[PDB]
RNA sequence: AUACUUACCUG
RNA sequence: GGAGUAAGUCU
Numbered sequence: 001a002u003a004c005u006u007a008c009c010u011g
Numbered sequence: 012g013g014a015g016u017a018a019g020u021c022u
């Protein structure tokens, strides 16, 4: 530096 | 419509 998945804010 | 953070996997 590349690809994939899960959780949270913006009342 | 908009920004930041945490965890696991791959090259």
Stems, first nucleotide, its partner, number of pairs: 001022001003020006009013002
Other pairs, nucleotide, nucleotide, family: 002021cWW
The PDB entry is titled "Solution structure of branaplam bound to the RNA duplex formed upon 5'-splice site recognition". The RNA with a sequence from Homo sapiens has 22 modelled nucleotides. The entry is an ensemble of 15 models. It is bound to Branaplam (Y53). The work is reported in "The diversity of splicing modifiers acting on A-1 bulged 5'-splice sites reveals rules for rational drug design" (Malard et al., Nucleic Acids Res., 2024).